Solved structure of RNA (tRNA CCA-acceptor), 36 nucleotides shown. The PDB entry is titled "Crystal structure of Peptidyl-tRNA hydrolase from Escherichia coli in complex with the CCA-acceptor-T[PSI]C domain of tRNA". On the sample the depositors note: RNA WAS REPEATED BY IN VITRO TRANSCRIPTION. Protein in the same entry: Peptidyl-tRNA hydrolase. The work is reported in "Structural basis for the substrate recognition and catalysis of peptidyl-tRNA hydrolase" (Ito et al., Nucleic Acids Res., 2012). Crystallisation conditions: 100mM acetate buffer, 20% (w/v) 1,4-butanediol, 30mM glycyl-glycyl-glycine, pH 5.2, VAPOR DIFFUSION, SITTING DROP, temperature 293K. Keywords: Peptidyl-tRNA hydrolase, CCA-acceptor-T[PSI]C domain, seven beta-strands form, hydrolase-RNA complex.

Context: bound to proteins that are not shown
RNA sequence: GGGGGCUAAGCGGUUCGAUCCCGCUUAGCUCCACCA
Numbered sequence: 001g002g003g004g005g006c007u008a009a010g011c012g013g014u015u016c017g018a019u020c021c022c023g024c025u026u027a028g029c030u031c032c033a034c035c036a
Stems, first nucleotide, its partner, number of pairs: 002032012
Other pairs, nucleotide, nucleotide, family: 001033tWS014018tWH015017tHS
C1' cells in the first nucleotide's frame, strides 16, 4: 500500500528512419503485493 510485465488505440519524444526504443493517456490481458 500499491507495484512488475505485456497488448491495442491515440498523442509526444528518441532516432538517419522507427508500428521496432522511451514517456503520457484511454481500454484490456497477465504476474506479484498490502489489508491478512